[PDB]
Context: one part of a larger RNA
RNA sequence: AUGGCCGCCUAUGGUCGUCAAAUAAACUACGAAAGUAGGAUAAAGUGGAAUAGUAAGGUUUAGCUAUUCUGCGGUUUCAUCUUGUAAAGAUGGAGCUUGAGUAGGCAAGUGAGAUAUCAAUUUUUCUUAGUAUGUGAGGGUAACACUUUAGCAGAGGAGAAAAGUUGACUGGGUCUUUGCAGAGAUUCAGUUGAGUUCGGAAGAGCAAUAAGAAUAACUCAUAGAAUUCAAUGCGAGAGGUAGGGAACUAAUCCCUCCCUAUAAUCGCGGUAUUCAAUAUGAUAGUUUACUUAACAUCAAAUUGGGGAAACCCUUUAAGAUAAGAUAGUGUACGGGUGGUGCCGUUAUUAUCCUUUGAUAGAGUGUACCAGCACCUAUCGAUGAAGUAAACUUGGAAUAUGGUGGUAGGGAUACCACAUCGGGUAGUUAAGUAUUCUGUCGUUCAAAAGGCGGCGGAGCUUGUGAUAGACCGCUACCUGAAACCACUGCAAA
RNA sequence: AAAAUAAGAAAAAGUGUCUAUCAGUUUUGACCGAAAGGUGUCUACAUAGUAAUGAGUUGUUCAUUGCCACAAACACUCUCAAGGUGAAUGUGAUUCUUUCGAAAGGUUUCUAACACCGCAAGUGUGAAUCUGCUCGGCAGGGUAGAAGAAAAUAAGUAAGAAGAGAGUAGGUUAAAACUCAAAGAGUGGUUCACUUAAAUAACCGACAUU
RNA sequence: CAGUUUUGACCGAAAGGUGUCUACAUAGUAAUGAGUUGUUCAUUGCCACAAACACUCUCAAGGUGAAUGUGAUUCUUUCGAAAGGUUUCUAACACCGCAAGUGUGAAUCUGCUCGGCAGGGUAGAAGAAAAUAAGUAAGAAGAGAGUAGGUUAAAACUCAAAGAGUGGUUCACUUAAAUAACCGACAUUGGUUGUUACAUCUCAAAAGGAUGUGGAAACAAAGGGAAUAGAUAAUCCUUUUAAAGACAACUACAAUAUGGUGUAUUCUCAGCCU
Repeated sequence: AUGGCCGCCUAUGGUCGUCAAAUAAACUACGAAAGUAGGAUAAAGUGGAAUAGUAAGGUUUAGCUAUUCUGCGGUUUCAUCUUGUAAAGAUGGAGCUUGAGUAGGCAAGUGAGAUAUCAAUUUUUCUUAGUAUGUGAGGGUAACACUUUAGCAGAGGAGAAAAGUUGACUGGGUCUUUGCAGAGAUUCAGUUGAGUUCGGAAGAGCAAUAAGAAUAACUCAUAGAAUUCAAUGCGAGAGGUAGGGAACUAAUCCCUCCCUAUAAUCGCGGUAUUCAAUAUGAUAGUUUACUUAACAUCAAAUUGGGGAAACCCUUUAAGAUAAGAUAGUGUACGGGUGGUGCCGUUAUUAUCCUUUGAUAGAGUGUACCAGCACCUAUCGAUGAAGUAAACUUGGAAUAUGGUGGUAGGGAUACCACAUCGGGUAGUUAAGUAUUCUGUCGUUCAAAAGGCGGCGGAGCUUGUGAUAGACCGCUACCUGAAACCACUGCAAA
Repeated sequence: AAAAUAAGAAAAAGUGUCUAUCAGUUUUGACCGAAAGGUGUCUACAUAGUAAUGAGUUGUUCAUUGCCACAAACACUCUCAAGGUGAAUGUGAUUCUUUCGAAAGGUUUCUAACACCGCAAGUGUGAAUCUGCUCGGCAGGGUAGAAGAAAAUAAGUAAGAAGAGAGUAGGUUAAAACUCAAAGAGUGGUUCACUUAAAUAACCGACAUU
Repeated sequence: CAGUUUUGACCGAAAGGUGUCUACAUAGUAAUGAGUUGUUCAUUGCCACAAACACUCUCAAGGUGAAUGUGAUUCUUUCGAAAGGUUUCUAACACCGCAAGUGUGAAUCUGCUCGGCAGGGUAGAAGAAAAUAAGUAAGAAGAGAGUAGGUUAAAACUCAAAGAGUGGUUCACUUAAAUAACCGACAUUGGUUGUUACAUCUCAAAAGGAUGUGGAAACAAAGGGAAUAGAUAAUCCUUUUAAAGACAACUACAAUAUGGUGUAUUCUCAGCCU
C1' cells in the first nucleotide's frame, strides 16, 4: 500500500490484520502470603446509595462533575460437581461495565402538526311561483243570489345550494427530570347522551368503535434512524387483584396508610433485517391553475302538443356529475343479523358513460381533389381528457464525491488545514587579534574573578547591500476545547 | 474572572517576494583629464578645397584631370543704367612650441623763421613745398587734401627659421539597461596586457626652460 | 481770348507843319442834239412851287385850267457891298407986333388927339449923324478832293489771320525779287534878330561854350521779358535812331528861269538861288 471497525459516501486520523479495538481478571515465574516482574484476550446497560468539589458573600437546598460501592444484566475466567468423555450444563468466586472525532453531505424513514371526506342536524337562501290559497274594491247576470276580477297580502310540503353546529367534555394519577407551569403521550374514573332494543306512547334497557383515511410530490424537526423479537435486559409505572406490615383498640376484622408481588403503557439499551453522498436526466408520478360546466349528461318539478290516461315527445329549470354511474355475482376484507351479499370496500360480469386507437361505411365541411374533421357500426384498449406552471422519484453510464483560497471572470489544476488560537524566539556562509556576552562544566569559602565547551555580539570578505511591508518556513511555550434532554421560565 | 509568569542553551529554518533607497558594472553621449619631476604654453590634422591616377614622402608636397565655393581678364547679351550668360585664369584645409623678428597705413603736433630783397618773386640754409574750395583790395586768412619732418602706437603683430605630429591612461556626470574578474595579483605606476601567483606587451604626451 | 470774311455804322489821309475842307457827276426829273479845261445850253415830255390871265363861283371863302417863271450843286483863297431896322435929332439964329415968310441945321411935312392960339403928346413919311448890318450877301480865280485803311456791333467762321518789298500803304507781288497804283484839294509856311524846348558834341559836377532842329525808312543803340535768386536775350516786343522848318518882334512879298542846295545811309516836301 491493501483490508476490518467508527450508521452511509468522501476527505482526514483513530484503531486493529482477514476469528481484524484496547485494558483488567485470567495465565506464567517467584513468594507462606501480601505482592513483585512479565502478560494475551471479552462486552448492552439500566438503576440506586455514599462521599469530594462546585458556581456563591456566608448559610439552606437542588443540580453539575469526579471517585467508590452495589442489585440485576452482559461478558470473560478460575474452582468444584455431575451428565459424558469431549457436547455442554449446574453451583459458587473474581474482573470490567468501557473506545472510534472533525468537517460537508445523506430521512419516500419516523414524530408533532396541518388539510380531506363521511353520517347526522339546525339556520339562511333559491327553485316548484308571485303557484295553491286568503283578503278581495269594481263589474256582469239576476231580482232582491251567484258569480268570485283587478289589486293587496302570500305558503307549507317536496327539491337544491351555501353557511354552520355536532361526531365527545371534565377530573385524578403517572411519563417526558431539573423545580415549576404549559403542552402532548398513556391510564383510570365520571359526566353528557346520537344511536339502537322493547314500547301508540311516557318511560325503561344497552350506550362514546358517537364514522374517518392518506401524504415522496404540504409545514417543521429529527443526524443516524426505522422495523422486528422463544434467546431481548433493566428501570419507572395508572389501575385492578393478591400478600405482608404499620397504626388504633381490651382484642379481632374491614376501610383509610405503607411496601412487595402481577403489568396496561412508557424511558434507555440489546439481537436480527433494511436504508443512507452529489450532479446530468431514463422511468414512474403528484399537486395547483386554465379549457369550464363550452359542449354533453342527470335532475324536484315545469311549458306546449300528441296519444291515452298507461305515458311519450317536447322547453324552462334551482341546481348537480371534471369520471364516474346502474343491476348483478359475492374473490377478499369489515360491520351488524334470529338469518339473507343483508350493508360498507374492491372483484369481474353486463349495459351506460370518459378518453381513445384500428378498420368499415355514408353524407357534410374546409375554394376544389387528396387527406383531415364530424356521425354510425365493429373490435380493442382507457378512468376523465388536453394543456401551463411548479414538484417528487431519480435506471444505466459519465463526471463529481471534506472545509477555504486561489487571477478581469470562469473552468481545469494547485495550495494548506483535519478542533482552532495567541504568543516567544529565530529564518545567508565562512573566517575571526582583542573585548563584551548567553549557556554549560570546572576552579573559586561569598562577592569578585580565572579556566574549558557550545555558541552570540562586532569586524572581514562574500550574498551587491540597506530599510520598510506582506508571504511563508523551524523550534518552543501557552489557551480555549466540550454542548445536548417536549417546550417556556428559572436558582434553590 | 482577568490579564500577570513562561517561550533556558544548542540544533533546525526562504541566500524567499514586492516596494523605496544606496552603491557599483556595461554601453552610449557630454564635459573633464596625463599614470616616469617642477613651471609655462599646448595636444588639432592625416599626402590636403573635394575625389581619382602617378610620383615622392624625415608631415602631408607636387603634376594632370573631373567637379565644388569664391574672385575675375575677356567674349556674348543687355536701348543707358541695373543686369543676365558663359568663362581664360587665380584663390581655396592645416594645430602647437621655441627662436628670430618687419613694415605699410592712420594718430597727435609742424607747413616756420633767417639772410638778400621797396613788396612779392627768387637764391641759400627747416622738411622748405604744393594743390582744390572759400573769404580777402593784396601778402594773406580758414577749410579739405597731396608730398614731406619728428615721435609714439603699429607690435613682440604679420612674415620667416628650426622643432613636434602630441587630449593619452583614464576620471566625473546624465540616461538606459542591468547587478559583483563591480575580484585579484603584479609594476616605479596605469592598463583594454596577465589571471591564483608569476610572467608577458604596451603606455606614463609635444616643445622650451628648470 | 485772339484774329479772318462779309455787312452795316462811325472814324480816318500812307511823301513835312498849320488852317479850313473832301460833296457832286453835263444838273428839278428823263430823253435827243451840240459843246465840255466842271457839269453848260437848246427843244420836248413830266414833277414840285409861284403866277399874269381865262372860265367858274349870287358877295366873300373858293374851284378849274393855265401863258409864264423858278427849281441840284460842295470846298479854299482873294476881293468885297448895300438895303432895311436900331439908338438919339425934327433945333436955333437973323428979319419980323405974332404967325407966315426969307437965309443959314437936314430945316421939313403928315394922320390922330388934347389945346383959345403958337403949341403939346402919340403914331408915321422924308431927311442928318453914328454904330450894327458884315468880312454877311454878291463877284473873281483855283480845285473836283473822305482816299489807303482803322475801330466797333452782328453773323458766319478759324491762320497768304504768313511774308517779301517800298521812303511808306496797298486790293499790286509771292519764297525773294520785280510790277502797277496810291500817299488828297486850296492857301500859307519869306528875310533879319532874339526867346524857349530838344538833339548831339565839349565841359570833374554848377557855371557855361560850339554846331544844329521837316517827314518816312534803314544801319545801329538802349531797355523789356525765362526756364530754383539774380543775369542773359538767339528770337520777339517797346523806345530812341528820325533834334521846337516852333514861338515872339521888325520887315518885304511874285513872275512859278527849272537845275542845284536844303541833304544826309536812302528817298522826299517846305523854304533859298537860278
The PDB entry is titled "Composite map of Env38-Golld RNA". Shown are 976 nucleotides from a PDB entry: RNA (Env38-Golld RNA, nucleotides 3 to 748; Env38-Golld RNA, nucleotides 560 to 833) from uncultured Caudovirales phage. The sample was in a buffer at pH 7.5. It was solved by electron microscopy to 2.93 A. Rfam match: Giant, ornate, lake- and Lactobacillales-derived (GOLLD) RNA. The family's RNA type in Rfam is non-coding RNA gene. For this family Rfam cites "Exceptional structured noncoding RNAs revealed by bacterial metagenome analysis" (Weinberg et al., Nature, 2009). The work is reported in "Structural insights into higher-order natural RNA-only multimers" (Zhang et al., Nat.Struct.Mol.Biol., 2025).